[PDB]
Context: one part of a larger RNA, bound to proteins that are not shown
């Protein structure tokens, strides 16, 4: 230098189309599994289920250089029968090598297993105080003198057996005081306390009680202080899903004094205060070991946590201490419990989630294997000795990779297959037939490397009184490998011993025949097949992969199909019915300051592996290695200040206050008013109204209907009346007063970002319905006749209860639509309406101008298309609410709310391949 180089769509909704939207498919991978085939080789993997029960045999021991000692082998040393008269063959001697059981050491807390349990007591990342820490190591000082026990072992003895009791007996580096200490503990200090051990090798003097003492090495003790390392602990952030789980917590939270831990602490007791945790999700349920990493993917992101490696947890289940430096201990104790199993029945024994194995369960996962040569642990001075950790070896195509399975000629284009328009086509240079090669597999012979080390002798330095020991250095001899009949060469022989699976309608690379006829199958979709199937079954033939191939299973991709990169909500799913406003997000403009986000650099950390990038080695590769990137992060420091936040001053544009006015079916209350409806009294008047598509029931000689006079009562407000106006929406129509909100304008004057949106949460909210209480003309659910019809529970008619109407209250839903959330900005036009207002004439409502609503038409743009278009669906910003395939379904269940009706909030399994929008 380099660290990368990264991104593909199709198929199906329709008569066709565009858009939307699900389904599927083509890609990669696996601790897979299953069929059908099967040659070698090297590297890796291999009970994902039943943390279900285990037969067997192995997975933790060493140490005589701690003792007492000799069970057993081997030699010495002594005697005695033979006579191998030269020795054997017996008894004795721990007198020696060693060493069976014991006591002591230290190790058994590592090493290997398993993921069961744990949503944080765990884990990952960064900090941090109030601690221990066996071996291992730097430093100082000690190490003195004693003492009383037990085991082994001898003798009785309980007990079937496990396991045991009694008595005497013995050592130590078991164990205890003494003495002896500070730099050590506690204490302001004075001061009080606190330890230990000895073994082995060798020896000139020298004294021996002949054991030794004595000197000198080397090694173990003990005290403190300190490294390292290992662990205990606290705080922050991060680590699943569920609100159809919203309330948790009495040691609960803090204090203050004992106690307790190695060590802070409600770790623990006893007052004392009443707090602590939680919509930034407490508690609760349900899954789960975390993580480095993997699988995918172009990244973001998803999925995942198998192997190997870090932590964690657990050892049959529950539970508890002992012991130790270190466990509340996998092959330790002890207690219960369920299993097993042994027994004299009284009682005892065990825990494979070390390795191999066995039954069981599964689709499904392996040897009852060799060896300590190496690495590594334990133990020992060390020679060793333990090690199922390891390292190799078996089985399994489970993966990846490598390589075979010939090679080059060879046309009579043989011969059979199969197709044919019978002319010939295709299998096919395929074969045979000819020349070569022999990799790998069989057969033979050679042949590295993992091997360092350790033994034994010598020499030299150290070290000593010592040319002994012992150490360190050379130096020479025999040597030490499980793999293993090694990798790797090298020679025979001969093409010999070595291809299969799936597909060929389309997506999707491959087409014909034959058989069958909606059968018989096939299928991932779309879909094939009903008598000329490229889709089903066989053949030919032809396509992909290849010692593997398809299927299924799961995970991501495609899927922009949860859109952060990266999606939408007029009509396809998709703006809460409107509004107010708490948390929350966001916020106009200038100066200072700070430095908190931001942004630069450093430092410290982000284990190894991995992945990347450049190298090396295995004959390539897989795969193993050097270095370096990277680890996207976190804290500290040291800057920088333009944004963005804190602060402090502002400013006036946004956002409000206050003056004068305008319009207005804008709210609430109260009265009045005229036209009609119906009903009651009466007049006058006589046969008929009435309805209808045409009829009939109704009503009328009991005098209707028609007119007129009087009166009662309810409800509504014709014309004005308008894609006119007002309100947030729902919604308000006569006139009058009271009380009352909004908006709009004009010119000043004030305050100074005082806003913008809004989960939750409150308020209003059509018509229908409910409750009391009234009220009731006119309509009309329901109800009752007639009609109409095949029938008519409708539509038509005639009649009529609830309700429509008031008061109050509940109810909280509408195609509550503009199917279009709010608020701000900014983009070419024109024609209207409607309510201000400024100026100027020559002022029927004459012209310039500037505001606010609002109706249409339309340019750019947008948009799947209709259409929207300065009142946006354009460009763009804050904020909120919704949508994710179509039926089930806005339903079931649960909660809240409600009298009720019901109404909020709101699944699921099950099915379908569509279902939908515009537009032709």
């Nucleotide at each position: 230098a380099a660290a990368u180089u990264g991104a593909a769509g199709a198929g199906u909704u329709u008569g066709a189309u565009c858009a939307u939207g699900g389904c599927u498919c083509a890609g990669a991978u696996u601790g897979a599994a299953c069929g059908c085939u099967g040659g070698c080789g090297g590297c890796a993997g291999g009970c994902c289920u039943a943390a279900c029960a285990c037969a067997u045999g192995c997975a933790a021991g060493u140490c005589g250089a701690a003792c007492g000692g000799u069970a057993a082998c081997a030699g010495g040393a002594a005697g005695a029968a033979g006579c191998u008269u030269g020795c054997u063959u017996c008894u004795u001697u721990g007198c020696u090598g060693a060493c069976g059981a014991g006591u002591g050491g230290c190790g058994g807390a590592c090493g290997g297993g398993u993921g069961a349990g744990u949503a944080a007591u765990g884990u990952c990342u960064g900090g941090g105080a109030a601690a221990c820490u066996g071996c291992c190591u730097g430093a100082u000082g000690g190490a003195g003198g004693g003492g009383g026990a037990u085991a082994a072992c001898u003798a009785c003895u309980g007990g079937a057996a496990a396991c045991g009791g009694u008595a005497g007996c013995u050592a130590a580096u078991a164990c205890c005081g003494c003495a002896u200490a500070a730099c050590g503990u506690c204490g302001c200090a004075a001061g009080a306390c606190c330890a230990a051990a000895g073994a082995g090798g060798g020896g000139g003097a020298c004294c021996u009680u002949c054991g030794g003492g004595c000197c000198u090495c080397u090694u173990g003790c003990c005290a403190u202080c300190g490294g390292a390392u290992g662990u205990g602990c606290c705080c922050a952030g991060a680590u699943g899903g569920g609100a159809u789980u919203a309330g948790c917590u009495a040691g609960u939270a803090g204090g203050u004094g004992g106690g307790g831990u190695a060590a802070c602490g409600g770790c623990u007791c006893a007052c004392c205060u009443a707090g602590g945790c939680g919509a930034c999700g407490a508690u609760c349920c349900c899954u789960a070991g975390c993580u480095g990493g993997u699988c995918u993917g172009a990244g973001a992101g998803g999925a995942u946590g198998a192997c190997c490696a870090g932590c964690c947890a657990c050892a049959c289940u529950g539970g508890a201490a002992c012991u130790g430096a270190g466990a509340c201990a996998c092959g330790g104790u002890c207690c219960a419990g369920a299993c097993u199993c042994c027994u004299a029945c009284g009682g005892g024994a065990g825990g494979c989630a070390g390795c191999a194995g066995u039954g069981g369960g599964g689709a499904a996962u392996a040897u009852u294997g060799c060896a300590c040569a190496a690495u590594g642990g334990g133990c020992g001075c060390a020679a060793g000795c333990c090690u199922g950790a390891u390292g190799c070896a078996g089985c399994c195509a489970u993966g990846c990779c490598g390589c075979g399975u010939g090679u080059a000629u060879g046309a009579a284009g043989a011969a059979g297959g199969c197709c044919u328009u019978c002319g010939g086509g295709u299998u096919g240079u395929a074969a045979a037939g000819u020349a070569c090669u022999u990799u790998c597999a069989g057969c033979g012979g050679g042949g590295a490397g993992g091997a360092a080390g350790g033994g034994a002798g010598u020499a030299a330095a150290g070290u000593u009184a010592a040319u002994a020991c012992c150490u360190u250095u050379g130096c020479u001899c025999a040597u030490u490998g499980a793999c293993g009949u090694u990798a790797c060469c090298c020679g025979c022989a001969g093409a010999a011993g070595a291809a299969g699976c799936a597909c060929c309608g389309g997506c999707u690379a491959a087409c014909u025949c034959c058989g069958u006829g909606c059968c018989a199958g096939c299928a991932g979709c779309c879909g094939c097949g009903g008598u000329a199937a490229u889709a089903c079954g066989g053949a030919g033939g032809g396509u992909g992969c290849a010692a593997g191939c398809g299927u299924u299973a799961a995970u991501c991709g495609g899927a922009a199909u949860u859109a952060c990169u990266g999606g939408g909500c007029g009509u396809a799913a998709a703006g809460c019915g409107c509004a107010c406003g708490c948390a929350g997000g966001c916020g106009g403009u200038u100066u200072g300051u700070u430095a908190a986000g931001u942004c630069a650099g450093a430092u410290g950390u982000g284990a190894a592996a991995u992945c990347c990038c450049c190298g090396g080695g295995c004959u390539c590769a897989a795969c193993c290695u050097g270095g370096g990137a990277a680890c996207u992060g976190c804290a500290u420091c040291u800057g920088a200040u333009a944004c963005u936040g804190g602060c402090a001053a502002g400013c006036u544009u946004g956002a409000g206050u206050c003056u004068c006015g305008u319009a207005g079916a804008g709210g609430g209350g109260g009265g009045u008013a005229g036209a009609a409806u119906u009903c009651c009294a009466g007049g006058u008047g006589u046969a008929g109204c009435g309805g209808u598509g045409a009829a009939a029931u109704g009503c009328g000689u009991a005098g209707a209907g028609a007119u007129c006079u009087g009166g009662a009562g309810g409800a509504a407000u014709a014309c004005c009346g308008g894609u006119g106006g007002c309100g947030a929406a729902g919604g308000c129509g006569g006139c009058c007063c009271c009380c009352u909100g909004g908006a709009c304008g004009a010119a000043g004057a004030c305050u100074g970002a005082c806003g913008c949106u809004c989960a939750g949460g409150u308020g209003c909210g059509a018509a229908a319905g409910c409750g009391u209480g009234g009220g009731g003309a006119g309509c009309a659910a329901a109800c009752a006749g007639g009609a109409u019809u095949a029938g008519a529970u409708a539509c038509c008619c005639u009649g009529g209860u609830a309700g429509u109407c008031c008061a109050c209250g509940c109810c909280g839903u509408a195609a509550a639509c503009g199917a279009u959330g709010u608020c701000g900005a900014c983009u070419u036009g024109g024609a209207g309406g409607u309510u201000g207002u400024g100026c100027c004439c020559u002022u029927g409502a004459g012209g310039c101008g500037u505001g606010g609503c609002u109706u249409c038409c339309g340019g750019a743009g947008c948009u799947a298309a209709c259409g929207c278009g300065u009142u946006a669906a354009g460009u763009c910003g804050a904020c909120c609410g919704c949508c994710u395939g179509g039926g089930g379904a806005g339903u079931a269940c649960g909660g809240c709310c409600g009298c009720a009706a019901g109404g909020u909030u709101a699944a699921a399994a099950c099915u379908c391949a569509a279902a939908u929008g515009a537009a032709u």
16S ribosomal RNA (rRNA) from the rrnB operon, nucleotides 1 to 920 from Escherichia coli K-12: 920 nucleotides with solved positions. The organism belongs to Escherichia coli, within Bacteria. Released in 2025, the model rests on cryo-EM data to a resolution of 2.2 angstrom. Among the 49 different proteins in the entry, which are not shown, are 50S ribosomal protein L14, 50S ribosomal protein L6 and 50S ribosomal protein L13. Rfam match: Bacterial small subunit ribosomal RNA. The 2025 paper behind the entry is "Impacts of ribosomal RNA sequence variation on gene expression and phenotype". The reconstruction used 555,112 particles. Ions in the entry include magnesium, potassium and zinc. Keywords: Translation, Transcription, rDNA, rRNA, Cryo-EM, RIBOSOME.